Description
An RNA structure (tRNA) from Caenorhabditis elegans, in which 76 nucleotides are resolved. Sehgal et al. published it in Rna in 2024: "High-resolution reconstruction of a C. elegans ribosome sheds light on evolutionary dynamics and tissue specificity". It comes from the structure "High-resolution C. elegans 80S ribosome structure - class 1". The reconstruction used 98,135 particles. It holds a match to the Rfam family "tRNA". Rfam describes the family as follows. Transfer RNA (tRNA) molecules are approximately 80 nucleotides in length. Their secondary structure includes four short double-helical elements and three loops (D, anti-codon, and T loops). Further hydrogen bonds mediate the characteristic L-shaped molecular structure. tRNAs have two regions of fundamental functional importance: the anti-codon, which is responsible for specific mRNA codon recognition, and the 3' end, to which the tRNAs corresponding amino acid is attached (by aminoacyl-tRNA synthetases). tRNAs cope with the degeneracy of the genetic code in two manners: having more than one tRNA (with a specific anti-codon) for a particular amino acid; and 'wobble' base-pairing, i.e. permitting non-standard base-pairing at the 3rd anti-codon position. Gene Ontology term of the family: triplet codon-amino acid adaptor activity. NCBI's taxonomy places the organism under Eukaryota, Bilateria, Chromadorea, Rhabditomorpha, Caenorhabditis. The entry has 73 different proteins, among them Large ribosomal subunit protein eL38, Small ribosomal subunit protein eS7 and Large ribosomal subunit protein uL23B.
RNA sequence: GCCUCGAUAGCUCAGUUGGGAGAGCGUACGACUGAAGAUCGUAAGGUCACCAGUUCGAUCCUGGUUCGGGGCACCA
Numbered sequence: 001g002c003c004u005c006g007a008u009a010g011c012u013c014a015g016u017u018g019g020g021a022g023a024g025c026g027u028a029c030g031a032c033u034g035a036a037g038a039u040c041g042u043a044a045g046g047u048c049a050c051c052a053g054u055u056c057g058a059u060c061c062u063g064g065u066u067c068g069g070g071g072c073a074c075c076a
Base pairs, nucleotide, nucleotide: 001072002071003070004069005068006067007066010025011024012023013022019056027043028042029041030040031039049065050064051063052062053061
Other pairs, nucleotide, nucleotide, family: 008014tWH008021tWS009011cHS009023tHH010045cHS014021tWS015020tWS015048tWW016059tWW016060tWS018055tWS018057tWS020021cWS022046tWH024045tHS033035tHS054058tWH055057tHS
C1' cells in the first nucleotide's frame, strides 16, 4: 500500500430504523461503627475520536482526517 474492523464518563465496556447516551470501577457526600475497613444509598460521571453530508430528525447511515487492531501482497 490493499481488504477491512473499531474509537462512547478519569479507566473498562453496553446501546440504537436514526426518535434516551446506559452499566461497572473510580470520585464526593450520607447511613453504619468507639473509630475505621468492608457494605449500603445518593450525587455521579460524556464535545458519543473529528469534519462534511443524507434525513422531519443521526452516537448509529454515506464520504474524508487522526488513532490504532486483525489479515492480504513477484518468481521460477